[PDB]
RNA sequence: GGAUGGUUGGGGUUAGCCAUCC
Numbered sequence: 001g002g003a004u005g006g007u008u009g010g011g012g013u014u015a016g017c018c019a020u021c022c
Base pairs, nucleotide, nucleotide: 001022002021003020004019005018006017007016008015009014
Other pairs, nucleotide, nucleotide, family: none
């Protein structure tokens, strides 16, 4: 950087955190 789950602020949008995978 990407992907999924569990989450937080919640405004669809949006952004962060933890576990997992590469």
Shown are 22 nucleotides from a PDB entry: RNA.
Released in 2010, the model rests on solution-state NMR data.
The PDB entry is titled "Solution structure of the stem-loop IIId of GBV-B IRES".